Method: cryo-EM, resolution 2.5 angstrom. The entry became public in 2020. Ribonuclease MRP RNA subunit NME1 from Saccharomyces cerevisiae S288C: 331 nucleotides with solved positions. The PDB entry is titled "Cryo-EM structure of yeast Ribonuclease MRP".

Context: bound to proteins that are not shown
RNA sequence: AAUCCAUGACCAAAGAAUCGUCACAAAUCGAAGCUUACAAAAUGGAGUAAAAUUUUGUUUACUCAGUAAUAUGCUUUGGGUUGAAAGUCUCCCACCAAUUCGUAUGCGGAAAACGUAAUGAGAUUUAAAAAU
RNA sequence: AAUUGUUUAAAUCAACUCAUUAAGGAGGAUGCCCUUGGGUAUUCUGCUUCUUGACCUGGUACCUCUAUUGCAGGGUACUGGUGUUUUCUUCGGUACUGGAUUCCGUUUGUAUGGAAUCUAAACCAUAGUUAUGACGAUUGCUCUUUCCCGUGCUGGAUCGAGUAACCCAAUGGAGCUUACUAUUCUUGGUCCAUGGAUU
Numbered sequence: 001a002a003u004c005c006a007u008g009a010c011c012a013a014a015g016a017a018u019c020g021u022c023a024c025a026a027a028u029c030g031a032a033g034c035u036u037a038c039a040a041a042a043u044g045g046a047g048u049a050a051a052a053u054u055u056u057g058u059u060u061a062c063u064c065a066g067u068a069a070u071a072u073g074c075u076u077u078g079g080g081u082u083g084a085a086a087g088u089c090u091c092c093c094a095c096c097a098a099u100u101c102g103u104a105u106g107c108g109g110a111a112a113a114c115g116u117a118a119u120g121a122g123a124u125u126u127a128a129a130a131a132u
Numbered sequence: 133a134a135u136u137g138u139u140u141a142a143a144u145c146a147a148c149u150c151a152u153u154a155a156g157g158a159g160g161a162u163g164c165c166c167u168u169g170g171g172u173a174u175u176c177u178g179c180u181u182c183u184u185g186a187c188c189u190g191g192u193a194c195c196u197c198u199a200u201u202g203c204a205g206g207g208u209a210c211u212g213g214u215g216u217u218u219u220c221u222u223c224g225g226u227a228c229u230g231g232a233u234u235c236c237g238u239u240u241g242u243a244u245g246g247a248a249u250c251u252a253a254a255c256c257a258u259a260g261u262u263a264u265g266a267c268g269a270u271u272g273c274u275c276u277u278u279c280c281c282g283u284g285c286u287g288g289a290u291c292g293a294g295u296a297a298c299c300c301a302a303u304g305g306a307g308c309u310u311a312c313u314a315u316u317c318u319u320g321g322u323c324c325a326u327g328g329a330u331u
Base pairs, nucleotide, nucleotide: 001331002330003329004328005327007325009322011320016271019268021266022265029078031076032075033074045064046063047062049060050059080298089307090306091305092304095225096224106116107115118152119151159176161174162173164171165170186217187215193208194207195206230251231250232249233248235246236245273294274293278289279288280287
Other pairs, nucleotide, nucleotide, family: 006326cWW008323cWW012319cWW014313cWW015296tWS017270cWW018269cWW030077cWW034073cWW048061cWW051058cWW078264tSS080084cSS084310tWH085299cHS094226cWW098102tHS098183cWW099224tHS108114cWW109112tHS113133tWS117153cWW123140tWW127149cWS129148tWS140147cSS155180cWW156179cWW156180cWW157178cWS158177cWW160175cWW163172cWW166169tWS189212cWW190211cWW191210cWW192209cWW196205cWW197204cWW214217cWH219223tWS234247cWW237244cWW238242tHS252253cHS257260tHS257303tWS259263cWS260302tSS261302tWS262302tHS263302tWH264301tWH277290cWW282283cHS297312cSS298311cSS
C1' cells in the first nucleotide's frame, strides 16, 4: 500500500398509507359541494272505452315519457399544504422607447441582503469574522 | 440586516468570505476512440451581435401662443466646459376597480356622449382565523427470537417493542438561514480517523 469487519466524526434526501363509526325537516371538532330553470307532453300533445248526437262537436272513465324520481339526506377532505408552519431576514403582488436603477457584464432567474460552476489568495501581523 | 446551546478555518481534506471569467458563428495547434474521415475538451488571432440618451449652464439658427415689433416662455439641430449635482437612502407622469334607476341630444356633426339621486360593499382557500376531535381494525418499515427449501433472495410464518423528535397555520408564492431524528421511527455515501486480520 489493496480488501473486509466494528466504532466515531462530517455532508446530503424524506416525514407510510388504507377502511368503518359518532341522535334531533339540520347537524358537527369543523369545511366545501350537489343552481346556466324543459321528459321536444305548448306549431292550442298523441290514442283507447261508453252515452247521445243524421259524422263533426260535446259530457264522463283511462294509457303513454319506465334509463322514472325517491323529503335535512348524500360525497369529499381537514396542523410541515411542496418539509420546517418557527424566525426583529429580503422581494413580487398597476403601467410608463424612460429625471421610471433603458443593467447585452460567469450561468439559470421578473426580482431577490438568491442557487451553482473554473482558477488564485487570505486569517484581529488581515479586504473583512476574534482573546482592549 | 437576520439567525444560531455549541455558532468558518487555522496536519491534509471539508466549510465561509472576497477578487476575475459578456452571448453566438469561423480558422490553427494539442490530448482521447479512431488512423479516408468524423466526434469531444483546452488555448491564441479575430468578425457578427448597433433605440443619434449621466444630469445641468451659456451662445447662435428656425417655428407657434400672448392676436404689429425689440423683448417675455416651450420644443428641436450643433459646438464649448467640471459646472459648488455636500438633500451620497424614497421627492417624475396617467388612471372614480362595488351595485340600482332616471333625464336629455342624435342620419346638420360625433354612432354613441353629458349629468343627476340612494346605499356600502368589494367576502374571496380542492384547511381556513387559532377548529383540524374520540377510539377500533388492516397493510408496510427498523432490530432482535426461531423454522424451511438451494449459500442467498424488497422470501414466507409466528414471539415482542417502536412508527419518533423539532414544532404548529391566520392572505398567497419564491430564496436564505436556523431547530430535528441516543434502548426517544429511518435511509445513502465519504473519511492522508483509529481498532483487529491476510497479502
The work is reported in "Structural insight into precursor ribosomal RNA processing by ribonuclease MRP" (Lan et al., Science, 2020). An Rfam search finds the family "RNase MRP" in it. The literature on the family includes a 1993 paper in FASEB J by Schmitt et al., "Secondary structure of RNase MRP RNA as predicted by phylogenetic comparison". Rfam links the family to the GO terms ribonuclease MRP activity, rRNA processing and ribonuclease MRP complex. The family's RNA type in Rfam is ribozyme. Clan: RNaseP clan. Rfam describes the family as follows. RNase MRP is an enzymatically active ribonucleoprotein with two distinct roles in eukaryotes. The sample was in a buffer at pH 7.5. The entry has 10 different proteins, among them Ribonuclease MRP protein subunit RMP1, Ribonucleases P/MRP protein subunit POP1 and Ribonucleases P/MRP protein subunit POP8. Keywords: Ribonuclease MRP, RNA-protein complex, RNA BINDING PROTEIN.